[PDB]
This is an experimental structure of RNA (23S rRNA, nucleotides 1 to 548) from Porphyromonas gingivalis, with 489 nucleotides shown. The sample was in a buffer at pH 7.5. Released in 2025, the model rests on cryo-EM data to a resolution of 3 A. Entry title: Porphyromonas gingivalis 70S ribosome (W83 Strain). Among the 45 different proteins in the entry, which are not shown, are Small ribosomal subunit protein uS5, Small ribosomal subunit protein bS16 and Small ribosomal subunit protein uS14. Rfam match: Bacterial large subunit ribosomal RNA. Its family is annotated with structural constituent of ribosome and ribosome in the Gene Ontology.
Context: one part of a larger RNA, bound to proteins that are not shown
RNA sequence: UAAGGGCAGACGGUGGAUGCCUAGGCUCUCGGAGGCGAAGAAGGACGUGAUAAGCUGCGAAAAGCUGCGGGAAUCGGCACAUACGAAUUGAUCCGCAGAUAUCCGAAUGGGGCAACCCGUCAGGCC
RNA sequence: CCUGACACAUGAAUU
RNA sequence: UUCAUGAGCGAACGCGGGGAACUGAAACAUCUCAUUACCCGUAGGAGAAGAAAACAA
RNA sequence: GUGAUUCCCUCAGUAGUGGCGAGCGAACGGGGAUUAGCCCAAACCGGCUUUG
RNA sequence: AGUCGGGGUAAUAG
RNA sequence: CUUCG
RNA sequence: UAGAUAUAGGAGAACCUACUGGAAAGUAUGGCCGAAGAGCAUGAAAGCUGCGUAUCCGACAUAUC
RNA sequence: CCUGAGUAGCGCGGGACACGA
RNA sequence: AUCCUGUGUGAAU
RNA sequence: GGCGGGGCCCAUCCCGUAAGGCUAAAUACUCCCGAGAGACCGAUAGUGAACCAGUACCGUGAGGGAAAGGUGAAAAGAACCUCGAACAGAGGAGUGCAAUAGACCCUGAACCCGUCUGCCU
Numbered sequence: 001u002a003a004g005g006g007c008a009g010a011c012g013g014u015g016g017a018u019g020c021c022u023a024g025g026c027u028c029u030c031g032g033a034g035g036c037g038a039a040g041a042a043g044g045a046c047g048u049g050a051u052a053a054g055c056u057g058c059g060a061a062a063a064g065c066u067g068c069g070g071g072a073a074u075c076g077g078c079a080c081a082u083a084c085g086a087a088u089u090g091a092u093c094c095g096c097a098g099a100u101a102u103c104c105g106a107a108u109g110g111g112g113c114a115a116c117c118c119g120u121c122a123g124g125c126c
Numbered sequence: 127c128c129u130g131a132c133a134c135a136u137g138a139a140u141u
Numbered sequence: 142u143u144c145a146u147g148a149g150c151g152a153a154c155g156c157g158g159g160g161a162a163c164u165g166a167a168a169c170a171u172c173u174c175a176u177u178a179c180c181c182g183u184a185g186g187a188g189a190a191g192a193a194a195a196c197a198a
Numbered sequence: 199g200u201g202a203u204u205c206c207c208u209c210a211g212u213a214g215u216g217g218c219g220a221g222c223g224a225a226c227g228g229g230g231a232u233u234a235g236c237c238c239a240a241a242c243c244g245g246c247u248u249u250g
Numbered sequence: 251a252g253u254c255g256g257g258g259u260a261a262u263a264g
Numbered sequence: 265c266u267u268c269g
Numbered sequence: 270u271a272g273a274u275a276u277a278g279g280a281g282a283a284c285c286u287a288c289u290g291g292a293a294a295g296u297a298u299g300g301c302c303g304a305a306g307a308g309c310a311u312g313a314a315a316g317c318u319g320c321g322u323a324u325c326c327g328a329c330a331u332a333u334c
Numbered sequence: 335c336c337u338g339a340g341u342a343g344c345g346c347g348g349g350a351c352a353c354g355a
Numbered sequence: 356a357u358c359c360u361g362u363g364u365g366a367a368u
Numbered sequence: 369g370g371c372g373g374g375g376c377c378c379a380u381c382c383c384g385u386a387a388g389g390c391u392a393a394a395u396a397c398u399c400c401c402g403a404g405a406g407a408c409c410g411a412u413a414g415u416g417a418a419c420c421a422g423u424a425c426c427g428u429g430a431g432g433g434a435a436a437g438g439u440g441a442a443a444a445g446a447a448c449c450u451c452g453a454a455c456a457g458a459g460g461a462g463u464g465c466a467a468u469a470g471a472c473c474c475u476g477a478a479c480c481c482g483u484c485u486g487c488c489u
C1' cells in the first nucleotide's frame, strides 16, 4: 500500500419470535329431551340468483310460496360490488301453523358399474 | 313413435 | 284378498350370545391379565332386579 | 332376632380362597336414599262346541 | 251319564 | 294354611 | 287437573364545565339515579352515549304439564 | 277335596358363584 | 356348600 | 302333611313353602336443546380442525392426514406528477394521529445477509 480479512458502533435487509388481542377450544353445573324412517330416513347426486357459483339456503312453486300473531323503515344471505327493484295500502325480520319438495339410498315393478337402464296393467295426451 | 300423473317388493299378525 | 306392524340408520347408558393375547407370577403350564379388548343380536327413557322352598343363630 | 328389590357410607383388605405363590376377595349386622304391593293355574259353580 | 278344548264366575296360600 | 261344601 | 309453563315481544332512571389529546368514557370540579354500580359497543378506562341491566307487563294459534 | 312333573333328587362331564370341587 | 346343565335316570301330596 | 335350607354325612332344633307371572321410587349415560360457570388454553397452545378441515395431499383399498388469525377509529385502500416499454419498482403529491400503518400491511427478536465510520492486519 490495504487485494482481502478482524473487532465495535450506527443504520438497513430477511425472518416471524415476543407482548397485547380473539368465542375457536377444554372441563363442568342446573333443567329438559332421549330418537329419525315405507306418509320414504341418515347420508349423498344434480339443479336453483341480474351477472360464473365457492359456501349457505331452497327443490322444476327451487336465496323461495300462504295464513294468523309480533313489529315499524328499510330490505333484496356470506366470501371488502355495482345495477335493478320491493316497501308505511306496513316490505325485509321474529313466533306458530300450512303448501311444494327432482334423482340415489332400507329402496320396495325387474335389473344395475349408487344418483342409471328396461318394463307390465289401468286411464289422459299423442 | 313420446310424454306428465296411478298402481305393480318381501316377511311376519291377520282375514 | 281390505287391514295395522316390521326392514334401515343412529351418541352413551342396559340386557344377552361368542370371546383373546401381550402382561404379572422376576422362566412357565394351574393361576393372572379378564367373565377385559373386540365381533354379533336386541330394548327403553332408563334398563336389569324385585315380594323368601330368605338370612341368620 | 330381621323381614321384597336397587343405590351410597361402614363392616373390611376382615371371613375365606390360592403352584396357600403372584394375587383375588365377600356376606351378616349397623347408618342412610327411596318405600308398595299385586295378579294367575287348580279345587268349585254355570253356558257352548267337539269326541267316545 | 261321561273325556277334552273354549271364554264367564269363584281365589290363591306360613 | 288359604280356599271348596 | 286446568290453569300454568314454553316457544315472538312492551316499557324500562339519571351529566355539565375546564384540561390533555387525532379522538375522552381519562383527570379535576360540580350534580343526579339506584329493587338498575352485570355486561358488551362507542375514535383511550362510561351507573347517567347506544344496546342493555333491576323491576313490572304481555300470546291469535301450536305444543307440554 | 284342591296346592305349578320329565319337575325335586341322583350318576357321569363341565360352568357360574370371592372360591382353583 | 349353594345355583345352572350336555348326557343318562327319576319321586313324594 | 310332605318337601327344601342352615358349607361334606346322620339325628334333634329352627326357618321357609320350589317347579306360574307383573310391578313405581331411590341407580347409569349425553348425540341433542336452553341457561350458566372456571386461581382452564390464547394461534407450534387449546379439538386433527379459530381460516378453504376430515379439506389439501398420500394410498388399489381399508386407511392416514396437514399448513394457514391481527392495515386503519373510519377504506378515507394513495386523483395527479417524475424516471421507466411497463407501477416491475421507486421518488413525490394527497389521505390519515401515524404510510418505517400501503395491501405479505400491529408489535417486529435471534440465526443469517449488507453498507458506512473508527482502530488493527
Base pairs, nucleotide, nucleotide: 004489005488006487007486008485009484010483011482012481013480019474020438021437024409025408026406027405028404029403030402031401032400033398034397035150036149043104044103045102046059047058048057050082051081054078055077065098066097067096068095069094070093074086075085076084109118110117111116119134120133154185155183156182157181158180159179165172169217195200196199204231205230206229207228208227214222215221235390236389237388238338243258246255272334273333274332275331278326279325280324284299286297287296288295300317301316302306308320309319310318343364344363345362346361347360348359349358350357370385371384372383373382374381425432426431445473448460449459450458451457
Other pairs, nucleotide, nucleotide, family: 002003cHS002004cHS014479tWS015478tHS016476tSS016477tHS017476tHS018475cWW022410tHS022411tWH024414tSS024415tHS025414tSS034152tWS034186tHS037106tWS038108cWH040106tHS040107tWS041107tHH041149tSS042105tHS043114tWS044115tWS047062tSS049055tWH049077cWH053054cHH056063cWH061099tWS064099cWW069277tSS071092tHS072090tWS073087tWS073090tHS080445cWH104114cSS121132cWW122131cWW123130cWW124129cWW125128cWW136147cWW137146cWW138145cWW141142cWW141143cWS153186cWW154396cSS155188tSS160178tHS161177tWH162175tHH163174tHS164173cWW165220cSS166219cSS171219tWW172220tWS185187cSS186396tWS187395tWH190203cSS191202cSS191392tHS192234cWS192391tWH193201tHS194371tWS194384cSS195383tHS197382tWS198374cWS202393tWW203394tWW209226tHS210225tHH211212cHS211223tWS212224tWH213223tHS214352tWS216219tHS216220tHS216354cWS219354tWH220354cWW231394cSS232393cSS234391tWS234392tHS239262tWH240261tHS241260tHS241267tWS242259cWW244257cWW245256cWH247254cWW249252cWW250251cWW264369cWH266336cWH267335cWW270271cSS271272cHS276330cWW277327tHS281305tWS281323tHS282302cSS282305tWS282321cWH283316tSS283317tSS285298cWW289293tWH290292tHS290313tWS291312tSS292312tSS293295tHS304323cSS305322cWS307321tHS311315tWH328329cHS340341cWS340365tHS341387cSS342365tHS349355cWH351356tWW360361cHS367386tWW367387cWW398399cHS409413cSS411418tWS411437tHS413418tWH416421tSS417421tSS421435tHH422423cHS422433tWS423434tWH424433tHS427429tHS427430tHS439443tWH439469cSS440442tHS440444tHS440466cWS441465tHH442464cWS443467tWW444463cSS444469tWW445470tSS445471tWS446461tWS447461tHS452454tHS452455tSS452456tHS455456tHS455457tHS455458tHS462470tWW463467tWH464466tHS464469tHS